The PDB entry is titled "Unmethylated Mtb Ribosome 50S with SEQ-9". Shown are 863 nucleotides from a PDB entry: RNA (23S rRNA, nucleotides 1393 to 2255) from Mycobacterium tuberculosis. Among the 48 different proteins in the entry, which are not shown, are 30S ribosomal protein S5, 30S ribosomal protein S7 and 50S ribosomal protein L19. The sample was in a buffer at pH 7.5. Keywords: unmethylated, Mtb ribosome, drug discovery, SEQ-9, Structural Genomics, TB Structural Genomics Consortium, TBSGC, RIBOSOME-ANTIBIOTIC complex. It holds a match to the Rfam family "Bacterial large subunit ribosomal RNA". On this family, see Yusupov et al., Science 2001: "Crystal structure of the ribosome at 5.5 A resolution".
[PDB]
Context: one part of a larger RNA, bound to proteins that are not shown
RNA sequence: AUGAGUAGCGACAAGGCAAGUGAGAACCUUGCCCGCCGAAAGACCAAGGGUUCCUGGGCCAGGCCAGUCCGCCCAGGGUGAGUCGGGACCUAAGGCGAGGCCGACAGGCGUAGUCGAUGGACAACGGGUUGAUAUUCCCGUACCCGUGUGUGGGCGCCCGUGACGAAUCAGCGGUACUAACCACCCAAAACCGGAUCGAUCACUCCCCUUCGGGGGUGUGGAGUUCUGGGGCUGCGUGGGAACUUCGCUGGUAGUAGUCAAGCGAAGGGGUGACGCAGGAAGGUAGCCGUACCAGUCAGUGGUAACACUGGGGCAAGCCGGUAGGGAGAGCGAUAGGCAAAUCCGUCGCUCACUAAUCCUGAGAGGUGACGCAUAGCCGGUUGAGGCGAAUUCGGUGAUCCUCUGCUGCCAAGAAAAGCCUCUAGCGAGCACACACACGGCCCGUACCCCAAACCGACACAGGUGGUCAGGUAGAGCAUACCAAGGCGUACGAGAUAACUAUGGUUAAGGAACUCGGCAAAAUGCCCCCGUAACUUCGGGAGAAGGGGGACCGGAAUAUCGUGAACACCCUUGCGGUGGGAGCGGGAUCCGGUCGCAGAAACCAGUGAGGAGCGACUGUUUACUAAAAACACAGGUCCGUGCGAAGUCGCAAGACGAUGUAUACGGACUGACGCCUGCCCGGUGCUGGAAGGUUAAGAGGACCCGUUAACCCGCAAGGGUGAAGCGGAGAAUUUAAGCCCCAGUAAACGGCGGUGGUAACUAUAACCAUCCUAAGGUAGCGAAAUUCCUUGUCGGGUAAGUUCCGACCUGCACGAAUGGCGUAACGACUUCUCAACUGUCUCAACCAUAGACUCGGCGAAAUU
Numbered sequence: 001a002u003g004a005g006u007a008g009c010g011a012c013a014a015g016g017c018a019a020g021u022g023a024g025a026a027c028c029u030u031g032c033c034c035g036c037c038g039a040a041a042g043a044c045c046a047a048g049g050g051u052u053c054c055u056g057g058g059c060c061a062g063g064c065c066a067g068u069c070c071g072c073c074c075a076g077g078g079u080g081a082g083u084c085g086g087g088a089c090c091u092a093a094g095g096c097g098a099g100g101c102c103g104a105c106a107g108g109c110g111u112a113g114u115c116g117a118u119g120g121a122c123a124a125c126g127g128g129u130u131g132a133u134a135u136u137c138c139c140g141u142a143c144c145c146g147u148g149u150g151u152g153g154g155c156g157c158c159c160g161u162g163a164c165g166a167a168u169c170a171g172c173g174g175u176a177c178u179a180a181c182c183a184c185c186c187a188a189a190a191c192c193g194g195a196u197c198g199a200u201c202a203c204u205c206c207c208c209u210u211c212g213g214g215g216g217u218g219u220g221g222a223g224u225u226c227u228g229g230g231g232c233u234g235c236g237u238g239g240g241a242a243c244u245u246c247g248c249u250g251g252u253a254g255u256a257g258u259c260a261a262g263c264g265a266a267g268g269g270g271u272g273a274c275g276c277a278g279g280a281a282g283g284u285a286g287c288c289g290u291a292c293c294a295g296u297c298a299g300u301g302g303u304a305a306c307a308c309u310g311g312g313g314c315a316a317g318c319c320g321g322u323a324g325g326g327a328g329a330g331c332g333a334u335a336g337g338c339a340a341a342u343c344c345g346u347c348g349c350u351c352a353c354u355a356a357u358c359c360u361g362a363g364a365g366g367u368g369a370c371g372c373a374u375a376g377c378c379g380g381u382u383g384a385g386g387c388g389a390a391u392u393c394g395g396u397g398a399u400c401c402u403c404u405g406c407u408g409c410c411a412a413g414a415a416a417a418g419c420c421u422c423u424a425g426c427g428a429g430c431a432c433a434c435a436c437a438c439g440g441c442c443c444g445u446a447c448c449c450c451a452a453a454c455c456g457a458c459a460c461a462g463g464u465g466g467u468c469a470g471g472u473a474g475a476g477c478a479u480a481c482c483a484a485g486g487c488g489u490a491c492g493a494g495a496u497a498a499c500u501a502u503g504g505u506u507a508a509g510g511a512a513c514u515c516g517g518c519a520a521a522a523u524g525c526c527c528c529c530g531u532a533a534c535u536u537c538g539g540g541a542g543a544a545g546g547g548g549g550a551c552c553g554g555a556a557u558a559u560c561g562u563g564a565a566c567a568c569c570c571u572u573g574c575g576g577u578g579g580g581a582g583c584g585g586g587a588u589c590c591g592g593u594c595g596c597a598g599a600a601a602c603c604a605g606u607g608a609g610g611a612g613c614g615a616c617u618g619u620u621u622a623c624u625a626a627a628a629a630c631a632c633a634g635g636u637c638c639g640u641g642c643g644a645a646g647u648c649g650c651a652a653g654a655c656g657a658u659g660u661a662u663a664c665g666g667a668c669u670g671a672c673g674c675c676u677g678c679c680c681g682g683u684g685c686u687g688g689a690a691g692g693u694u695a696a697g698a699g700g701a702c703c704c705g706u707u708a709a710c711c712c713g714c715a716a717g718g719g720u721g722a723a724g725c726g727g728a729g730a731a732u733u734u735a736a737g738c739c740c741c742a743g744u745a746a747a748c749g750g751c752g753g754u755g756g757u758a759a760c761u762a763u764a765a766c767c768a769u770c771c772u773a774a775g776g777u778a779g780c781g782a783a784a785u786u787c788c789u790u791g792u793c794g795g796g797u798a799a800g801u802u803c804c805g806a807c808c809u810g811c812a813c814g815a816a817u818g819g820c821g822u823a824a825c826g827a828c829u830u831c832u833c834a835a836c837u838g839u840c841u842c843a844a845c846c847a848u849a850g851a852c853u854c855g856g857c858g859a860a861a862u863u
Base pairs, nucleotide, nucleotide: 001863008857009856015033016032017031018030019029020028034488035487036486037485042468043467044466045465048448049447053077054076055075056074057073058072062070063069082143083142084444085443086442087441089120090119094115095114096113100109101108102107124141126139127138128137144440145439146438147437148436149435150434151433152432154430155429161260162259163258164257169250170249171248172247173246174245181239182238183237184236186234187233191229192228194226195225197223200221201220202219203218205216206215262426263425267422268421269420270419271418275409276408277407278406281402282401283400286396287395288394289393292311293310294309295308296307313372314371317367318366319365324360325359326358327357328351329350330349331348332347333346334345336344337343363574376387377386378385410413454463455462470482471481472480473479491855492854493853494852499850500849501848502847503846504845505844506843508841509840512839517836525549526548527547528546529545534539536671550593551592552591553590554589555588560585569575570573594598606834607833608832609831610830611829612828613826618630619629634669635668636667637666638665639664640663646655647654648653672821673820674819675818677751678750679749682748683747684744685743686742687741688740691739692738693737697733698732703727704726705725706724709720710719711718712717752770753769754768755767756766779813780810791807792806793805794804795803
Other pairs, nucleotide, nucleotide, family: 002862cWW003861tHS004860tHH005006cHS005858tWS006859tWH007858tHS010458tWW013487tWS014034tWS021025tWH022024tHS022068cWS025068tWS026491tWS027065tWW027066tWS036041tWS038040cHS038483tHS038484tHS039399cWW040484tWH046449tHS047449tWS051078tWS051079tWW052446cWH054131cSS059070tWH061072cWS063459cWS065490cHS065491tWS071452tHS077132tWS081445tWH082123tSS090416cSS091117tWH091415cSS093116tHS097112tHS098111tWH099110tHS102651cSS103106tHS103650cWS108652tSS117119tHS119414tWS124125cSS124135tWS125140cWH125315cSS129134tWH141316tWS153431cWW156428tWS165254tWS165256tHS166255tWH167253tHH168251tHS175176cHS176244cWW178241tHS180240tWS187188cHS190230tWH193194cHS196224cWW198200cWH203219cWW207214cWW231233cHS254255cHS261427tHS264424tHS266423cWW267339cWS272417tHS273416tHH274415tWH279405tWW280403tWW282362tSS284398tWH285397tHS290392cWW291312tHS293389cSS297304tWS297305tWH300301cHS311389tWS313391cWH315369tHH316368tHS320363tHS321322cHS321361tWS322362tWH323361tHS340423cSS341422cSS374389tHS375388tHS380383tWS380384tWS394582cSS410412tHS411413tSS447453tWS448453tSS451464tWH456460tWS474476tHS474478tHS498851tHS507842cWW510837tHS510839tHS511517tHS511518cWH511519cWW511837tWH513839cSS514516tHS523605tHS524604cWH530544tHS531543tHS532541tHH533540tHS535538tWS536538cHS536822cHS556587tWW561584cWW562583cWW563582cWW564580tWS564581tHS565580tHS566579tHS567578cWS568577cWW595597tHS614825cWH615824tWS620627tWH621625tHS633670tHS635746tWS640644cSS641660tSS642659tWW642660tWS642661tHH643656tWS644657tHH645656tHS649651tHS649652tHS669816cSS671822tHS675815tWS676816cWH679773cSS680747tWH681749tHS689690cHS694736tHS696734tHS699731tHS700729tWS700730tHS702728cWW707722tHS708721tHS750774tWS758763tWH764765cHS764766tWS771775tWW772774tHS776777cHS776814tWS777815tWH778814tHS781808tWS782789cWS782791tHS783785cHS786788tHS796800tWS796802cWW797799tHS800802tWS815818cSS838841cWH838842cWS
């Protein structure tokens, strides 16, 4: 270039006229109407932006049209802080991190410390002024920190003031020390010596015998045991000699010595200092009236003054100590608070307790305020000026204050600075009162800020935290119409085409529409009745289904209930009782009145019945899936004995957890109820170690290479070969693992076939075999699982492949990949009913935005 002068010109609040400016006006300026927002479309911030703010110019780019206008272009101007928000103050999560630990290097982590608000601490309010800033400037009046100068009194340094305040050395005991001594048990030592024992031993009495010894064993020996006796020496314990440890009396001696102005900011201690829910009482702001004050006559029938309109104000600070809250006080001791402490903690005693005192404390009242502000009135280049009234008493009423309080609960609810206090310490000068004069630093401050100025490429229907938030009706910050304050927002003007969109109405029928009541219609409020099956006893439940609702008058002057003025007593006050004015609120009954309709508009649950799944509230695929999926409380199993197991990391280190088996981690199941059958053959896990097999290491028979030498000898070569040095190395020895032996299924997993039999028929209660580790128990079943299949029977319908109840022929159900139920719950899936309706028979009409015409600007895919 073509599409083409085509689509579009960005919300459904809405614009009109008069005048002006100008070359040019739908859009700019002024005025008056009309409309819209008003829990925002008003007013302030934070973040972000960055001059967009003001004044004066401009009009070829930009603004979805034009533009004289502008968040556009040009020049100049404009942001004033001791108190506002921050730093100079403090810390949380977290960051960095001297040394340090760890890590081949790179580097990781972390102590001391130092940063880091979204939090803690900390001193100002009202009014005015500029074109543009104001808690910053000015006026009035406050508060906080620091410095200097004077003045006054007070306490302190030395003096002394007072107070407190040891030490030396002599008299006895604790007899604690204990040589000894006394008592209690034992070796009760040695030893004298009794009973028993057995196979030794000698003695005398007795007996067989191969000539070697038993026995009656009586005695005792070195003999076993029990034990009779001094237990001398000692052990252990109890009393326990002098100095020695300690105490009292006189004494060193009121002596040495200490404390007594003030500041203590290291350190100790207290406070700071904390959750969520729920009120109540007492207040106040605000709002609505009103005494009083100043004005109006709105060309209409009435209305001349309380008929109507407007006003009916003012802070911090200081004074004050009310309602309401809270608090025992002294004395003594002192193991603790890294040293000390008079502080804290703990303990003891007395007094006190219902009081009093003290602290705290909203409000009321005063002052601030002879000031400021203001309705209004004058003049006014309509800018500035000048004057300026009354300001009383009620009602209602907080999301604010008392209240960091009170009550309840479990899920048990920052730190540090700051402030106060203790002493360590410092200390000769101090602390205080008044007055005067001074110092108060750095950064921000303009303007936009539910937006045309920020994030979305745009002046984009999206997004964006916090504060304020009036009236009438109303439960309400919903909703409708308004105030204050803003806005009409950036293409218009027309025109009854189809058709599309967004709304509205619809005769008769009423789901016949359709995959399906999708969409729409219907229900909807308050008060009073009434409310089923089932149930885990809480629910279901707002079940369902009914009745009433407006206005006027009377009851009705305390009818009732809210607060409580004039006027009533006393410990005189911010006091108490009675009292009932004025002002607000709600309900009921009776009578009457109006309409088609009294919940009046806006606003505002449809209800019932049967199944499936998941117990429930919750979570999820940002941008086609919200569910039956995930989570969950509950359950079981497995691991973990503690810088545990587990996880991040090479490691140090960390989390787990400042936890300790009633804990923590992993896996599966998934409220509750009833239950959870058989199989350990496979594979995992746990445990065992007899045997087999098996790595590196250890071990190094044997073999081989080389050659000193020797032999044969052609020494042209051959053969044997020690030691050394090298190669390859076998036998024996050796771990875990594997094979192997058991247990374990809320471990991963598995849970059979064949054939015949009962009085018609049919089927097998039953019987007989093969295989396995064992052959599916309870319960359920045409299922979210069933192919055949629209299985068969029953119900429901005029008609039912869907639905509900059964049957069991389970292709292919089944017990924690849980089985079967289950009240409540569901924007889940599915079936039925009432009501309702333009979903439909079957369409018709109306308004608006487009489409269509005129003027302006002016694309795109495609080719």